[PDB]
Context: one part of a larger RNA, bound to proteins that are not shown
C1' cells in the first nucleotide's frame, strides 16, 4: 500500500446487467511541428527474388611457372 | 648466358569452413525450467607428466604433347616432389584373463603381480659448425590427468475439448545373437501373454520454452517484441560421405515443383546473412564508411580475411532534457465580442523604456576513445660444453573510420521557432447569432418542431503542450466464477423420492512411529532487469560498483501438540436381545348395504324433461309417476378430526392369509461397526401406447338446439375413445413447505395423537415430571421487505445437487433411450438497456 459515478420507477428499497473516470503499446491515422541525448523500427506471404558484397589462410610442408631489377 | 632479392599465377598438402550471423514453419514431448544420477559414455586446439622419434618402397597432380566437346567439362600418353601414401621393425603404460589384498548401492570398483595373442611416428627454420655430431625452437607417435564442449537416464512443474473411453501386436517381459561412445526391443530369432487407462489413456484443435515484461492492495490475470540461455529449421522430401565434432546455413547424391541458358545431344540455380526489389497489408529504414576499438579464422611474425562488430544515414515510434524572451509599464490606446447603451471583458496584454543571448548566425581554437603486435638496445631465471633461442622485466619507436565530431572563446540580433482537444450531467470550463425533429450530434443518459449553454460559426474560458485527439488490444475498477472474497422460501438457483460401489469427512483414551506439519546447517536458484546504498556524464533519461529478493528445490540434523500409520483399552454414537403400544403401510382371496341404469309385471291418464327465456329430445306401439322382482358395473354416506400411516407418488365399507417400518422402557450384549454419496439401480399422480377382457354413471372428439355482429365456445339434448381388471411400455406435474440429508446448541405460553414414571389414590376422570410425532402464538437473533422463530429462514461443522442480465431457447446439431408420442443431455450467430422481487 483496497476512493467511486450514471442509468429500470409517479416516488422507494433490494437484486441486476450495461456504460464511464486509471494505466500501456514493436502500433496505425487526422490536424499540427524548433533542437539535443539514449533507445527502437515486416507483428501480414516459412511469399517469389534482379544487382553487389557476407570464409578463407599458410612460401619457415612441396615441386613448378611469369616478371622487374 | 651464368646472378640474389622484390612483386604476381595456378597446383599437391595442413588447418578452418559444425563458429559467428538469420528465422519461429514444425513440435503437447525429458522440447523446456528446476533438482539429481552415469559402477553404461565420448572430446580437435589449450596446460602438465612419462616414454619414442629406426630403416625401406611404389606413385601422382602440376607440367608437356593429344582426343571429344555449343558449353559446363571430360578422357589418353610421358616425366616429377613432399610433413602426400604403404608395408617392415621396436613399444602395452591400453583392453582382457588368472592369483592377492582392500572396498561398494545388484551388475561390481581400486591397487599390485604374472600369461597370451597384436598395434605408431615427419620433418622445417636456426646456433655451434676440426670430421665435429652436438644443440634452441616449432611440429610428429603412444599412454595418463586437468580444463573445456557434447551424450544418455530419472523426480516434480506449466492448454482446450468427455456434444472426444477405450488404446497397443516389437506391442509388455524373458533367453541368446548382432549392433553403438554408451545402457537399452536399438535391431533380430525363439518363448510367454502381457502393458497403459476416471489420479483422464487415445484422438482432435492450438502453441517454440524460460530469464523476463504490462497491470493489480494482494492472491492473481494477460503477453514471450528489443537484450541473454536452451531447442528446432535452412526451396519441399529421402540418404549418406569426410571429419575430434554434421546426417552440414552461402557442401555432395537422388526425387519433386518452379525459374534460366542451349548448336537439342545437354547444362545452371536456391536472400528465414547485410543492403535492395516486386507482391500482401492499416503498417515498418540506406543498394553508406572502416577494420582505428572489442571478438573470431589461418600464419613464427609483419599480415591477409571478417555486412560479426564499431560508426554514419531515414522516421515525434518512445523516454528525458532545454526553448519559442526578461524586467518596469493605465482610468485602461485603437480594434473584436457583448450590452439594460451607463459600461463590462480580451487586458500590463500591447505600446514605451531598459536588459539578455540558452538557442541562431558568422569567426577562431579543438579532444578522450590507443592498448598494443612488430622492430632495437639492456637485465634476471632455468637449461647448456658453449651460444643463439625460451620464459617475463625496464627503456626508445610506432597506429583514429567517426572527424575538424563533441566542446570552448569573440561579435551581432527579440529578431527566424505554438498547436490540438473540450466547455448539458457524470467531469474543470458560457454568452451571442444562424438554422427549425431539417441539417446534424452521441461513451452512457439523451439533444434538434422560433428565443438550443447538447447542432454550425464567432468572442471568451478550461486541460495538456512539440504535441494533441481517434480507432484497436490487454489488466483495473468487476466480490460480475467470490481460496483470499458470493449465493439457492417469493428476485437466477434443492435432482420427484429412495438404495448404494468408488471417493470425502469422522467419538474418548495409553504406548510408539515420523508420512503431513514446524525448525537449524550446507549446496544451488547465471548475466542483464524490478528494488536498496554508493559513484560518473553540466541535470535527467542513461551508464557503472556492492547488496538483497525470488523454490512448491535438494541433502543432512533436531521436535512431537495436531492430521495420517501400528499395537492395545473404553461406552455415550450405531446396532442386537428382553417387555410392551398404536396405525385408511403393502400383496392376495372372498363378501355387504344405499343409490343410478336397463329389463319384467300390475295400476294409471296427457304430459315429461330442460332454461336467464326457449328449443332439440322422450310420449297415446301408453311416457313420467307408482308398486314388486331380476341383471350388471363402479364408488364406499354417518364414523371423520390443523386426526393416523408411508421415502415420495399415495392410502378410507367388512373378514381371513402373507408381510415392511416406527415409538416407548430396560440395561443381556458387540465395541466406532458411523454420516454423505458423482456414475449405477429401484420406485414414481393423471393423460397416453400394446395384447385380451369388462362396460352402469360420467365424458375429449362428434351431431342437433340456442345465444351473438360472428360463436368452429360458455348454456341444453345426445354421444365414441377413456375412466375399470390382468400383464407389458412410458418416466413426466405448481411431483410444493417453490425450504437436500446428518449432528449439536439457543426464552416462554397454549391445543391435540401414541407411550412411560410419582402423588392424591374408585385418579382408571385430577396435579406434576418425561420421550416421540402434529398445530397455534411469541423473545433473542436473522431478513430487501414480507416474514421465520426448539418442526429456524438463528449459531455452527461434514458431504452432495445447482446459479451468474432479459430474449433467441429447453431451440439446433451430435449422442443414448422409446412401438410411438416423446424424454434426457445441451450451444452459438444475432438483438435490447433493461427484465425482476417486496412494499408506497
Nucleotide at each position: 500500500u483496497g476512493a467511486g459515478a450514471g442509468u429500470u420507477u409517479g416516488a422507494u428499497c433490494c437484486u441486476g446487467g450495461c456504460u464511464c473516470a486509471g494505466g500501456a503499446c514493436g502500433a496505425a491515422c487526422g490536424c499540427u511541428g524548433g533542437c539535443g541525448g539514449c533507445g527502437u523500427g515486416c507483428c501480414u506471404a516459412a511469399u517469389a527474388c534482379a544487382u553487389g558484397c557476407a570464409a578463407g589462410u599458410c612460401g619457415a610442408a612441396c615441386g613448378c611457372u611469369u616478371c622487374u631489377u | 648466358g651464368g646472378a640474389a632479392a622484390g612483386a604476381g599465377g595456378a597446383g599437391u598438402g595442413g588447418c578452418g569452413g559444425a563458429c559467428g550471423g538469420g528465422u519461429g514453419a514444425g513440435u503437447a514431448a525429458c522440447a523446456c525450467g528446476u533438482g539429481g544420477g552415469u559402477a553404461a559414455c565420448c572430446u580437435a586446439c589449450c596446460c602438465a607428466u612419462c616414454a619414442g622419434a629406426g630403416g625401406g618402397g611404389g606413385a601422382u597432380a602440376a607440367c608437356a604433347c593429344u582426343u571429344g566437346g555449343a558449353a559446363a567439362c571430360a578422357g589418353g600418353u610421358g616425366c616429377u616432389a613432399a610433413u602426400a601414401c604403404c608395408g617392415c621393425a621396436u613399444a602395452a603404460c591400453a583392453g582382457u584373463u588368472u592369483a592377492u589384498g582392500c572396498c561398494g548401492c545388484a551388475u561390481g570398483g581400486c591397487a599390485u603381480a604374472a600369461g597370451a595373442g597384436u598395434g605408431a611416428a615427419a620433418g622445417g627454420c636456426g646456433c655451434u659448425u676440426u670430421c665435429g655430431g652436438g644443440u634452441g625452437u616449432c611440429g610428429c607417435u603412444g599412454a595418463u590427468g586437468g580444463a573445456u564442449g557434447g551424450a544418455c537416464c530419472c523426480g516434480c512443474g506449466g492448454u482446450g475439448c468427455a456434444u472426444u473411453a477405450g488404446c497397443u501386436a516389437g506391442u509388455u517381459g524373458g533367453u541368446g545373437a548382432g549392433g553403438u561412445a554408451a545402457c537399452g526391443g536399438c535391431u533380430c530369432a525363439c518363448c510367454a501373454a502381457g502393458g497403459c487407462c476416471a489420479c483422464g489413456a487415445u484422438g482432435c484443435a492450438u502453441a517454440g520454452c524460460c530469464g523476463a515484461c504490462c497491470u493489480g492492495a494482494g492472491a492473481g490475470g494477460g503477453u514471450g517484441a528489443u537484450c541473454g540461455g536452451c531447442c528446432a529449421c535452412a526451396c519441399u522430401g529421402g540418404g549418406a560421405c569426410u571429419g575430434a565434432g554434421a546426417c552440414a546455413c552461402g557442401g555432395c547424391c537422388c526425387a519433386g515443383a518452379c525459374u534460366c541458358c542451349u548448336a537439342c545431344g545437354g547444362g545452371a540455380g536456391g536472400c528465414a546473412g547485410c543492403a535492395g526489389u516486386a507482391g500482401g497489408g492499416a503498417a515498418u529504414c540506406u543498394u553508406c564508411g572502416g577494420c582505428a576499438a572489442u571478438g573470431g579464422a589461418c600464419g613464427a611474425a609483419a599480415g591477409u580475411c571478417u555486412g560479426a562488430c564499431c560508426g554514419a544515414g531515414c522516421a515525434a515510434c518512445g523516454c528525458c532534457g532545454c526553448g519559442u524572451g526578461a524586467g518596469u509599464g493605465a482610468a485602461g490606446a485603437a480594434g473584436g465580442u457583448u450590452u439594460u447603451c451607463g459600461g463590462a471583458u480580451c487586458g500590463u496584454a500591447a505600446a514605451a523604456c531598459u536588459c539578455u543571448g540558452u538557442u541562431g548566425u558568422u569567426a577562431g581554437a579543438g579532444a578522450a576513445g590507443a592498448a598494443c603486435a612488430a622492430g632495437g638496445a639492456c637485465g634476471u631465471u632455468a637449461g647448456u660444453a658453449a651460444c643463439u633461442g625460451a620464459a617475463c622485466g625496464u627503456c626508445c619507436c610506432c597506429u583514429g573510420a567517426c572527424g575538424g565530431u563533441a566542446u570552448c572563446u569573440a561579435a551581432c540580433c527579440a529578431g527566424a521557432a505554438a498547436g490540438c482537444c473540450a466547455c448539458g450531467g457524470c467531469u474543470a470550463a458560457c454568452u451571442a447569432c444562424g438554422u427549425g425533429c431539417c441539417a446534424g450530434c452521441a461513451g452512457c443518459c439523451g439533444c434538434g418542431g422560433u428565443a438550443a449553454u447538447a447542432c454550425g460559426u464567432a468572442g471568451g474560458u478550461g486541460g495538456c503542450a512539440a504535441g494533441c485527439g481517434u480507432u484497436g488490444u490487454c489488466c483495473g475498477g468487476a466480490u460480475u466464477u467470490a481460496u483470499u472474497g458470493g449465493g439457492c422460501g417469493u428476485a437466477a438457483a434443492g435432482c420427484g423420492a429412495g438404495c448404494g460401489c468408488a471417493g470425502g469427512c469422522g467419538g474418548u483414551u495409553u504406548c510408539u512411529u515420523a508420512a503431513g506439519u514446524c525448525u537449524g546447517a550446507u549446496g544451488u536458484g547465471a548475466a542483464a532487469g524490478c528494488c536498496c546504498c554508493c559513484g560518473g556524464c553540466u541535470c535527467a533519461a542513461c551508464c557503472g560498483g556492492g547488496g538483497a529478493g525470488g523454490g512448491u528445490c535438494a541433502u543432512u540434523g533436531g521436535a512431537a501438540a495436531c492430521u495420517g500409520g501400528g499395537a492395545g483399552a473404553c461406552u455415550u454414537g450405531a446396532g442386537u436381545g428382553c417387555a410392551g403400544a398404536a396405525g385408511a403401510g403393502g400383496a392376495g382371496a372372498g363378501u355387504g348395504g344405499a343409490a343410478u341404469u336397463c329389463c319384467a309385471u300390475g295400476u294409471g291418464u296427457a304430459g315429461c324433461g330442460g332454461u336467464g327465456a326457449a328449443a332439440u329430445g322422450c310420449g297415446u306401439a301408453g311416457a313420467u309417476a307408482u308398486a314388486u322382482g331380476g341383471a350388471g358395473g363402479a364408488a364406499c354416506a354417518c364414523c371423520a378430526g390443523u386426526g393416523g400411516c408411508g421415502a415420495a407418488g399415495g392410502c378410507g365399507g367388512c373378514u381371513c392369509u402373507c408381510u415392511g417400518g416406527u415409538c416407548u422402557g430396560u440395561a443381556a450384549c458387540u465395541g466406532a461397526c458411523g454420516c454423505u454419496g458423482a456414475g449405477g439401480c429401484u420406485c414414481g399422480a393423471a393423460a397416453g401406447c400394446g395384447u385380451g377382457g369388462g362396460g352402469a354413471g360420467c365424458a375429449a372428439a362428434c351431431a342437433g338446439g340456442a345465444u351473438u355482429a360472428g360463436a368452429u365456445a360458455c348454456c341444453c339434448u345426445g354421444g365414441u375413445a377413456g375412466u375399470c381388471c390382468a400383464c407389458g411400455c412410458c418416466g413426466u406435474a405448481a411431483a410444493c413447505g417453490a425450504u437436500g440429508a446428518g449432528u449439536g446448541c439457543u426464552a416462554a405460553g397454549u391445543g391435540u395423537u401414541g407411550g412411560a414414571g410419582g402423588g392424591u389414590u374408585u385418579c382408571c376422570g385430577c396435579c406434576c415430571u418425561u420421550c416421540a410425532g402434529u398445530g397455534c402464538u411469541g423473545c433473542a437473533g436473522c431478513a430487501a421487505a414480507c416474514g421465520c422463530a426448539u418442526u429456524a429462514a438463528g449459531c455452527a461443522c461434514u458431504c452432495c445437487g445447482c446459479c451468474u442480465g432479459g430474449g433467441g431457447a429447453g431451440u439446433a446439431c451430435g449422442a443414448c433411450c422409446g412401438c410411438a408420442a416423446g424424454g434426457u443431455u445441451g450451444a452459438a450467430a444475432c438483438u435490447c438497456a433493461a427484465a425482476g422481487g417486496a412494499a408506497u
Molecule: 16S rRNA, nucleotides 3 to 936
Organism: Enterococcus faecalis OG1RF